[PDB]
Context: one part of a larger RNA, bound to proteins that are not shown
RNA sequence: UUGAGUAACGCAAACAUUGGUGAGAAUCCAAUGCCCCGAAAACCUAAGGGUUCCUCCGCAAGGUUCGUCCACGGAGGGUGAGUCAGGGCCUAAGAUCAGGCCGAAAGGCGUAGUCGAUGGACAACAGGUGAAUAUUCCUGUACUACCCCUUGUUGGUCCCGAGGGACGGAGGAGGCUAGGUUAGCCGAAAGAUGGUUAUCGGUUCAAGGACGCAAGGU
RNA sequence: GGGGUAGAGAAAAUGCCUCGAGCCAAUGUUCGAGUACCAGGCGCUACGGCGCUGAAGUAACCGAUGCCAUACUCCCAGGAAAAGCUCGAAAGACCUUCAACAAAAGGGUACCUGUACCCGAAACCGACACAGGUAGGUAGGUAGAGAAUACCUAGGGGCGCGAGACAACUCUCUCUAAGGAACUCGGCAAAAUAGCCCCGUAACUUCGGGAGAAGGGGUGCCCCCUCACAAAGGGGGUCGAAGUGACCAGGCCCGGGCGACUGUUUACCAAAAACACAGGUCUCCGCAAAGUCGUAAGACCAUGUAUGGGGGCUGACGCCUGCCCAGUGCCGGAAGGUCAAGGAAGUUGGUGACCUGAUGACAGGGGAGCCGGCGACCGAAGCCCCGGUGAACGGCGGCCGUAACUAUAACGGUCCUAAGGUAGCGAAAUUCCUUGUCGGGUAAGUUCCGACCCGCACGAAAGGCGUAACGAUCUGGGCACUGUCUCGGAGAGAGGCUCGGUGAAAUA
Numbered sequence: 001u002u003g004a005g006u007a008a009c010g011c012a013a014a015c016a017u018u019g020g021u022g023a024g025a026a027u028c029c030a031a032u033g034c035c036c037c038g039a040a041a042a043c044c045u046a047a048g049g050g051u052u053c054c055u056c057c058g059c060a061a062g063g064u065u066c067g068u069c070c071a072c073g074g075a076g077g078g079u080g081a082g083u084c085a086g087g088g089c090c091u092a093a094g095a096u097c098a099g100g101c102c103g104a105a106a107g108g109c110g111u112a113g114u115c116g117a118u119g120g121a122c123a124a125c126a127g128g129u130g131a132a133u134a135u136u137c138c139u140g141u142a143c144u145a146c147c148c149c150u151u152g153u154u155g156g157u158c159c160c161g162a163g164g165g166a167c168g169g170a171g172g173a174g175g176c177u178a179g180g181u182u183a184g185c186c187g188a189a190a191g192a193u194g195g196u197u198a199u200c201g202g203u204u205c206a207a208g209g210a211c212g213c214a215a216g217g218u
Numbered sequence: 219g220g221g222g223u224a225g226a227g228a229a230a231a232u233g234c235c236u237c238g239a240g241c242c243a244a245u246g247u248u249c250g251a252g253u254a255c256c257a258g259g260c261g262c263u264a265c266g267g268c269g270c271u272g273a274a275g276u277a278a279c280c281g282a283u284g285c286c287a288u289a290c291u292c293c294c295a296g297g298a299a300a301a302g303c304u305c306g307a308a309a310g311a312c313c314u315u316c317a318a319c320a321a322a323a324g325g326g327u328a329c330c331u332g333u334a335c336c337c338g339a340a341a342c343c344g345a346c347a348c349a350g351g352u353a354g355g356u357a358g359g360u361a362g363a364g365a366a367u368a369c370c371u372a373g374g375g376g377c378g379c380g381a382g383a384c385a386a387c388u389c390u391c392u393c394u395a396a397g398g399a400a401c402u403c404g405g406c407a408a409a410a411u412a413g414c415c416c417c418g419u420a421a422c423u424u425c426g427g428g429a430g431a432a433g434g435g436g437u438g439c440c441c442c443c444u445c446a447c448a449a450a451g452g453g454g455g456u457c458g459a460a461g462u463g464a465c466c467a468g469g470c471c472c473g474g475g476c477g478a479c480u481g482u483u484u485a486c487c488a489a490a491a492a493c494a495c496a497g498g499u500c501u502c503c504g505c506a507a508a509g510u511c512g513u514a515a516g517a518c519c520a521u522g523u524a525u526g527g528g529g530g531c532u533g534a535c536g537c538c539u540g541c542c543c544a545g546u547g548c549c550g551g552a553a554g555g556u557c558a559a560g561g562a563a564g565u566u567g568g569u570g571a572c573c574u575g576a577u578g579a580c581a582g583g584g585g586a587g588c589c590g591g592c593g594a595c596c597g598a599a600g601c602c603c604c605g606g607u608g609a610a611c612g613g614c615g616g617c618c619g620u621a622a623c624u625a626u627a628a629c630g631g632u633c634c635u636a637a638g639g640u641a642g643c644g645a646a647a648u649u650c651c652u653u654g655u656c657g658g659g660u661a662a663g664u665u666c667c668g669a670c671c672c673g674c675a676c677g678a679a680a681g682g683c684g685u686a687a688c689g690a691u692c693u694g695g696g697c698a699c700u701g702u703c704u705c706g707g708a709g710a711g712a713g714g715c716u717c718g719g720u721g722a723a724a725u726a
Base pairs, nucleotide, nucleotide: 001726008720009719017031018030019029020028034376035375042356054076055075057073058072062070084332085331086330089120090119094115101108102107125140126139127138128137146326147325150321152319153318162304170291171290175286180279181278182277183276184203185202186201187200188199204254208249210247217242218240220236221235222234224232255275259270260269261268342351343350358370359369361367379718380717381716382715387713388712389711392708394706413437414436415435416434422427438456439455440454441453442452457461469697470696471695477688481493497532498531500529501528502527503526509518511516535684541613545611546610548606549605550604554602555601556600560596561595567589575580615633616632617631618630642676655669656668657667
């Protein structure tokens, strides 16, 4: 080259329209709806991925249609917690491991000791703000640990002894909370075929501190 | 259940006295918010969104696999460690000190990193934007037991090639006269059954089960009894063909082989009567174990310990598990026969002194020592031999004659072995010829079931004979339901066909 320009264009949760922009858009954007899911094809988080997030432009190539669309390309902007998490203390399986015990060399095994977790150990949230982040920005209100200083009281004190930490199954009662419904209340609409002065929405609100709650827990 | 006093060895501790009323803890109620937020407006608007303002903001009923319950009860296969914290420390060191607790719940300080986005998602793992796979958490209304199911919230999408046409055929489905599996290797695939309560329910049983057997009735709505005691039930009336009427939602029964069962397994065609399982038995170890890993050390096995543990077969339970051990493996006995290495007597061979015999030719002594070679004797285990063991392997006969009618012939005789297959069972997933025979099921059935039986090569725990329940197992039959078939047809979708855009291959 040919089969070719045949198939395919990748679950059967259909799609279209009026406008905007552009050379052109059924699939971009905006508006009116249909349709699907509804413990899910929502959101949040770990692993991984890792800048793919946002904005302004461009599009040959990458998007098995085009594309003024895009997690495509080319320039800027953006992850601000003593309390979150990882470091940092401790520790299991396990790894390494002074001296030493062993092995042709190498090296293996192994203790003091020393590492390693999905383990354990101190400490706040509710709103608001930005195109993209927020338990970190801002506002209101709080908490823990260490050092120093002041006051009062009292004897303190190691790689500890002891107590407390260390949690396991299954099954069977009540209270109570998220939250939901109804009613009241507040505000609005009381209404394009008849009737309808009653229809719809909201009714939210965290830690800390006091309270340590008539109690079948110890 | 507290508190107080006393104790040179040991002490999770031992004796008295006087009174008896501490910890832990969800939630709610107050302060915190006489605030913020907030439906809804007033303005602005590049119209994505921002400023200002802003009422009500309570009560009653019902919650959960959420929380107090790191609990309690019960039970048993009785199931991490350390630190932080608290307290005590022969009051050793410190000893008007330094420190400890508390108070202002002051002041200072709290260094280093990640924390954007996605995350059952097309930026993760699979070569791609492949409906594949992937931990944890929050998770509303209505019907319902339910994170079921269907329809709706918030919220997130329409899965990134379309428009027409619309025949054969292919893929996913609806509805289908009569009959009904008659298809077929096999009723595979479908259809159907499939709600709750009540009534009722066979053989068999280690009697726990099957019994959600099977087979039936009602349950809709409204009203009344209470003008609600959250439901339910009992009467009355009434609508449609149908009342769990939608989604969701076992097909049942009979006989038989095998495995007790649940479970596990050939991850990508076989998951089965395979394997596994508990039960039973044999065998080895009192041990630094046997044994396994390792050249070693060490260590696992047990920081247990022969009702331990390890290896092999069997392998629920019920009734039972016979004879034989010659050959092979193993245990015990181990006098005797044979028997390695090692020590190693004796004998033989080579060489080696001279010359003592001798004009010559030679006969040619040949020790000691140094070597080569041949070997008595000494020598265990094993083997040979004796005995035992068979839930050690393995094996387990033929021929001939004979009793009232044939057969049968239980009897008898004989040959050959270690002993020669007992009970039960048997044409059974293990008998070619047996498509066997008899009986049952069918109009007909080499399929299946019940027996007989001449089991060619059934057969006792490498198991024999039964066996409830259990199993998406294998075989057969029946009922309800099915066009699966007999002749199939029609219709609704995803492709196919046409056009527009992008745009492959096996192969030659």
Notes:
Released in 2014, the model rests on cryo-electron microscopy data to a resolution of 9.4 angstroms. An RNA structure (23S rRNA, nucleotides 1283 to 2031) from Spinacea oleracea, in which 726 nucleotides are resolved. The entry has 49 different proteins, among them Ribosomal Protein L20, Ribosomal Protein L31 and Ribosomal Protein L33. The 2007 paper behind the entry is "Cryo-EM study of the spinach chloroplast ribosome reveals the structural and functional roles of plastid-specific ribosomal proteins". Rfam match: Bacterial large subunit ribosomal RNA. For this family Rfam cites "The comparative RNA web (CRW) site: an online database of comparative sequence and structure information for ribosomal, intron, and other RNAs" (Cannone et al., BMC Bioinformatics, 2002). The sample was in a buffer at pH 7.6. It comes from the structure "Homology model for the Spinach chloroplast 30S subunit fitted to 9.4A cryo-EM map of the 70S chlororibosome".